Context: bound to proteins that are not shown
RNA sequence: UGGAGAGUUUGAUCCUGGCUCAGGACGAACGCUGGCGGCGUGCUUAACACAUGCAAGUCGAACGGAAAGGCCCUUUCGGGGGUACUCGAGUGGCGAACGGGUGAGUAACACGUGGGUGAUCUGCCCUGCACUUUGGGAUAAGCCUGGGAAACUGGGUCUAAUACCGAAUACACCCUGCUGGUCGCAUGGCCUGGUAGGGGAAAGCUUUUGCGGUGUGGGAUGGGCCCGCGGCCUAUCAGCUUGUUGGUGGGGUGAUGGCCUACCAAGGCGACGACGGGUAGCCGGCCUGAGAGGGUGACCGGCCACACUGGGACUGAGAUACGGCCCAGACUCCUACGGGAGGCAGCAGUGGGGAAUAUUGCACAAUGGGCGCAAGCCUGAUGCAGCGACGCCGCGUGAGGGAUGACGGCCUUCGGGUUGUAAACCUCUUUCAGCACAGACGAAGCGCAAGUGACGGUAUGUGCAGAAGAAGGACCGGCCAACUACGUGCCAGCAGCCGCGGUAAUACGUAGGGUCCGAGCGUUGUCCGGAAUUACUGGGCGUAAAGAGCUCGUAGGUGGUUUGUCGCGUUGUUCGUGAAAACUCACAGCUUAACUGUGGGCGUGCGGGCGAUACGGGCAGACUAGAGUACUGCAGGGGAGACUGGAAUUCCUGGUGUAGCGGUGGAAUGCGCAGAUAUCAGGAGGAACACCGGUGGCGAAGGCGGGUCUCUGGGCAGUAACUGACGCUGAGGAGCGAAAGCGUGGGGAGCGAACAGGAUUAGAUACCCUGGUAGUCCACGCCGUAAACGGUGGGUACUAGGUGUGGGUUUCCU
RNA sequence: UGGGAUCCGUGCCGUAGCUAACGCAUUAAGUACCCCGCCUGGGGAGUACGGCCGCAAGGCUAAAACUCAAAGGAAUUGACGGGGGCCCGCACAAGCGGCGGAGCAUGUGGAUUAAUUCGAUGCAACGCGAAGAACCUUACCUGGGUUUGACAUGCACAGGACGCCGGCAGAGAUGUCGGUUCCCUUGUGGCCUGUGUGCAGGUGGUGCAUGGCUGUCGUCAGCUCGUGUCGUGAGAUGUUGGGUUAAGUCCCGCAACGAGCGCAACCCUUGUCUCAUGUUGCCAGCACGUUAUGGUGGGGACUCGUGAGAGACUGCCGGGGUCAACUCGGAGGAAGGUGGGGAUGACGUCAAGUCAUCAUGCCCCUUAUGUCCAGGGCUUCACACAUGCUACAAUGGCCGGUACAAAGGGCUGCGAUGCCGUGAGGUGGAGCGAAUCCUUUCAAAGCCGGUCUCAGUUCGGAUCGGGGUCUGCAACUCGACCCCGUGAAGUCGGAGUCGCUAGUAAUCGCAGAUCAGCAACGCUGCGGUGAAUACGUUCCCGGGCCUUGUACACACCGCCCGUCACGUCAUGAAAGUCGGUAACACCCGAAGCCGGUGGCCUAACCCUUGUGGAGGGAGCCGUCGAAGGUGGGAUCGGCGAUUGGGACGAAGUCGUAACAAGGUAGCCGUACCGGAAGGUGCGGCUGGAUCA
Repeated sequence: UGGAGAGUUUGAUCCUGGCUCAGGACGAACGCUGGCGGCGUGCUUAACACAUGCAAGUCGAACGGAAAGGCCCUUUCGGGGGUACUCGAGUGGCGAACGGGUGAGUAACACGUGGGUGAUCUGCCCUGCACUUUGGGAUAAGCCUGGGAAACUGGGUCUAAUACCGAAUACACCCUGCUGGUCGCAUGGCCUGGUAGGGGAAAGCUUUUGCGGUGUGGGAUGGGCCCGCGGCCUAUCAGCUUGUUGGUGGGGUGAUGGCCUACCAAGGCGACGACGGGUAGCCGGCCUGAGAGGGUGACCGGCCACACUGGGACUGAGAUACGGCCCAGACUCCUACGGGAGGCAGCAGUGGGGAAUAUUGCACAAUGGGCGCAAGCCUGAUGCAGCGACGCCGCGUGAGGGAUGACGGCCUUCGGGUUGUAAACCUCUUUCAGCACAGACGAAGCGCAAGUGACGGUAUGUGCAGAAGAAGGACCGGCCAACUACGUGCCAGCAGCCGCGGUAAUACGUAGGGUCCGAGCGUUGUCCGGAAUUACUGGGCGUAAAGAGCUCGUAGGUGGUUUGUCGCGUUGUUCGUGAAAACUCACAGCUUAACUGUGGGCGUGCGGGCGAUACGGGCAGACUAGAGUACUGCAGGGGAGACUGGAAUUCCUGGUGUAGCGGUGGAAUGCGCAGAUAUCAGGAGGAACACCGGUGGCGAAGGCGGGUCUCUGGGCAGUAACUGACGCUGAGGAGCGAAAGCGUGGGGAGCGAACAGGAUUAGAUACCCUGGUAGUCCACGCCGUAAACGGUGGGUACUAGGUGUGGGUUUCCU
Repeated sequence: UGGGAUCCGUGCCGUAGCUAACGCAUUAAGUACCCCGCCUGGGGAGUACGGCCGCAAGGCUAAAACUCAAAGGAAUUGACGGGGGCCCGCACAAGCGGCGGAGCAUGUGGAUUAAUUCGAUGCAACGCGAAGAACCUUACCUGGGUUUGACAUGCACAGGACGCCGGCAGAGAUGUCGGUUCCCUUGUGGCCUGUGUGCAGGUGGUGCAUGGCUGUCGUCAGCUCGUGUCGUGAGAUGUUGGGUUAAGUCCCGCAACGAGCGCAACCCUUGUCUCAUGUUGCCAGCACGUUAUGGUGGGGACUCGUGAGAGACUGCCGGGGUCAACUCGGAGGAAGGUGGGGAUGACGUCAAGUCAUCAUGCCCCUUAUGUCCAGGGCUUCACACAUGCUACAAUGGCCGGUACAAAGGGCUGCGAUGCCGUGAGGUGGAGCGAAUCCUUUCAAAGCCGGUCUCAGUUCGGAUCGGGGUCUGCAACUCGACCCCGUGAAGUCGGAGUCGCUAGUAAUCGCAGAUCAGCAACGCUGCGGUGAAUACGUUCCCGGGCCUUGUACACACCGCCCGUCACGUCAUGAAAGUCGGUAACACCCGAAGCCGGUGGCCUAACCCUUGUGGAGGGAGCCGUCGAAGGUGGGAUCGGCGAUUGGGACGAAGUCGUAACAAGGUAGCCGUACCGGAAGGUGCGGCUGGAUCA
């Protein structure tokens, strides 16, 4: 150095939590107002259609030429020629792929930040050496003839060259065969290695500052390829993959490389997210934020992609070739209907979209680019202007005195006050604006002809004139600076929230009167913070949001004590490094300011060399405290399986034995009277185990209890006996897992949903009674949810106690 | 066995510390690590869709449109229980008198009316304001008068009259004049006949303005406050717990301290006594009365009469109890355990009642709702209720005799003696502004005697009639009384109900107020005669305090139907309708490129001589092919009638469960069912209350 709030949940309070507002900001727009100048910027929709005009042309010092002007003659003024001044057309160079546009596409080495290409190219500029020898063919133009609607187009003749084609020397160079030396990154690299064999060029014009040509060696700069790393989201996108991967040999390429191709082989890619869906150019930056962080790729810069659409090809050193071409469609235009011709996401501007984005402008004066030896030519780049308070920055609209404040408004309390030192008036010089006068830098520019500014007679300065010609805009309940009056009285309306109007509102509306801002002033839209409102910085999960129902464990993370190594992580250091502008510090200037220049810091990085060994981690280990194994017992409802019991209920069987039983607050449903209830005895049935039965145990949790038997689960305790860190967690995944319910076959004594009558009741479907079907039980299955909760995940190291209480063992009284 | 340690399981309380608090608290939510799972305000929503697994079922995975400025958690104070506790109340348990049955009377409600005035409507209306309706009261009505008015105030303007004493009309108000006519002192005043002016005047109203005052809780023991302390709090404490009580009355401890209002208390009275005190009063100690009794002279002696004071304060003692309150018992004491009776209304409670006591904000009339008077009603009645007297008898009815009250009240009032009187009533006025006299020298019930003989009765009084008697102007509504007569119901009351804890219930009589006449059987007292029960809150109810339910800040009074015969947005949606992206299968497949034929052509190169060759091109052939054609689809889009559901406006029809505890505890997976909510089967959970 550099973080602030408040309102908003209650009768009230603390916490939690959202909602809203208090700041900054914009390529903006909307409403209203609106004087000046310096500086900056303006299609964010429809990569929608574009009328129309400009945007890359230049060389006669290449060439044949004569088209037009120029010259001269020339004459009849028909012209004629020359004509090489000049230059059209033409050949031929070169330029045009750059310079400007758009962000559609692209999730990709696209970009940035650091390196390799031993796997490479370069017209243009600079610099060595060597060469330029020589022959030949053709054509545009020019001219004649011919078809086609046009678009356009054929035949005949001729044309020169720095045009082209034959050929020759090159060894400077390339290819091959062998081979010497040398550095290695393995392919390989270096000695123009050598050697030997083979091969590879050229130009003229022009006097004229001379320009020019070929080949190679090197510079320079521009490049082309590969890699480290950085930067969207989405499994309600988990499999993808056959020229995919590797090799081989070739084709191809500037070079590597399934780049392509024939064979061989089957690999290769992913949960550290392939392959998919959607989405998006990206960075220097910019803005918010204290910072981190977050949002953007405006403009200015750096690259890429793309130029009716989709396929293809060309050339050149170089092509998605925007103003190159062909082909397939679209669209449009013209059409002799036969068919052709067309592309602003260049500068203007037109239409459409949208709330919104502007001139069919001036000069190439300066700068930059291309051609020309040059003069000069060309540049809708650029330099400038126009258009928009689009935005910033700066200026003015005046100023002083002036009273008891006049005039007046409003309140009023009726005094008086706000207006108000305001004012009327008295003075000041008038900025800027307005009038006249001079009036450029930019240009040491270029041109070798005497000139040379669009900007711009603008500013700039030189006199003039009077306050003279120049102010509006929001709020006024509180938040939150600004109040009263009057008016509409739940109406009109206002409010970002909370919320003000049902006659007296400072909340509305109206007036003053006040707050503030000012050519501005408010409204809408969006982003950041405030928000800790994703809590890394900087959050939580018993009751507020939040521990899955419970286990193990893959991936993953994650680690005990100790010896040495490595120095990957990590840190220390040197250097390359991170364009300019960025942004800031410091300096200077733009009248100040805005703005620009200058240099710093800065560019926090990456990469390379060098170091450290505390720690992590890797390697080699080692140790037993951790963990895991044994020994010996302790608790048992831990589970499962097989056996058994009778209580008891009901039914059934034989009795005795009754008119009642049960039903409820009462009733009446129900039955008995046949023998119901009952009593005894017996049989059948099906289900469960009262007492023990509880902080008491067991079990991962759901769960466990009559008894026996069998198998089995786990825990605790004392010996280290032993292993020798075998630890924990655990996404995916795994099973288990209450009850119900359904599938399949039984059971059913009872209960009992559903469904039956009766009863309160207005209604019963409900509470109540009178019954009972599935289910409830069993067997094998399904499912997976419960309030499956210590509402407290698993595990581990520390922090007073006290007291119940299960298992164990020890140690100290008797 | 006894005890200790240790390790493991399992509770509660409590350290640090933590939490918003609740709570955790070595068995953490404190202190640390590592990992796994979850959430970013509330519903819409664990919902759509896709997907996953499912015989079926469902679940897992799971948003969005849209909606609001909240949702929520802990804690505080309150109302709320069929919650409890402590308790207490003639509350009940108990005794008694009763009411409700009848007559009679007052008021209210209902109804008439001109009014039957108005309000009050359980507590807190209805023997009320109304402690007094033939006029009055009147507020209401009918009708007649006044209109600045019946009544006033202020400005005047006349003024010397008004105003009074009379007459008359008139229901009366009112009007007519008869007679007086000013007193100040000069300015005009008071004044009213007036004209008016404002205004007066309204029982015209709102107790939803009220004050104020009254009733209710309740004489409830509660209420709060200052200080301190506890927390970030709403708040809590003291004020709660124990003993004790009528108590917040007091003692113990209580983080409470205190402070006050209540509470006792101070006020009064009685009670018992003392001093004083003798008149009007009483009269023992004394006389005089002689009838008339203190009545008289005197008598203070005693009440009496009231001035003062004493005397209940558990004063003394004993017993429990905290050695405390308090309680019990005894004793002194007239009073005994605050003596008794009264007088004490903290905080507040119920819009209870009062604009008709009064003023009162506001509205209305100002010429009436003002205003005077006439008459009526306010007393009306077919009733309901309430309250009383009378009874329903022999305890009593009739008749007669016996003796005792106090307070009083009294000047136009007691008003006596005496008398006429059946008896009202009439005279009448003593003593009387009054302990004197009247009310009797103060009663009745009671005592006694006789009757009556348990009955419509000698009950009982209604009921009305005559005549009067008084007051009153006048008693028909609209007074009462008297002489007589009246002899009803009611034979002790049904449901049901009330009161009463001792001078109490109850009976009887007397007096006072509003009263000229009384509706009064009422009210306020006075005085006499004088019961019974009370075990104790358990039951009925209420009240006070501690705690507990609460979902409400409204107080669980909140909530309190979705089927059938309503309509609607969006969605779904088929015998039915129309589509796009991508890919595949097949067919063709342009340009381009590649390769090949190249029986057509081409100047430089080569030879030459030639239709000759190099070579190239055209042409043709074939692979790929932009793109197109045919089939099935996948992906991405729909429409979509009827119909169906989700969601919306409601509204007919028609009938019920939850939160205190909710006529079925609530939540939890699943089943089934009802118009629904709900009902049931089967299961677990506390995040629910009264205590067995």

The RNA (16S rRNA) from Mycolicibacterium smegmatis MC2 155 has 1506 modelled nucleotides. The sample was in a buffer at pH 7.6. Released in 2025, the model rests on cryo-electron microscopy data to a resolution of 4.7 angstrom. Banerjee et al. published it in J.Mol.Biol. in 2025: "Mycobacterial Methionine Aminopeptidase Type 1c Moonlights as an Anti-association Factor on the 30S Ribosomal Subunit". The PDB entry is titled "Cryo-EM map of 30S ribosomal subunit in complex with MetAP1c of Mycobacterium smegmatis". Rfam match: Bacterial small subunit ribosomal RNA. On this family, see Yusupov et al., Science 2001: "Crystal structure of the ribosome at 5.5 A resolution". The family is grouped with related families in Rfam's "SSU clan". The entry has 19 different proteins, among them Small ribosomal subunit protein uS14B, Small ribosomal subunit protein bS18B and Small ribosomal subunit protein uS8.